[PDB]
RNA sequence: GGUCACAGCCC
RNA sequence: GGUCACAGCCC
Numbered sequence: 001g002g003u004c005a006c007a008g009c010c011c
Numbered sequence: 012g013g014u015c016a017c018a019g020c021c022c
Stems, first nucleotide, its partner, number of pairs: 001021003008014003
C1' cells in the first nucleotide's frame, strides 16, 4: 500500500 | 434500511 467481514451506533 | 472502525488475509 491492496482487499475487507462482523461488531458498535442510529433508524 | 442507514452509517461504519478495528481485525483476518495478501503485499

Record summary: This is an experimental structure of RNA, with 22 nucleotides shown. Keywords: RNA duplex, RNA. Method: X-ray diffraction, resolution 1.58 angstrom. The entry became public in 2003.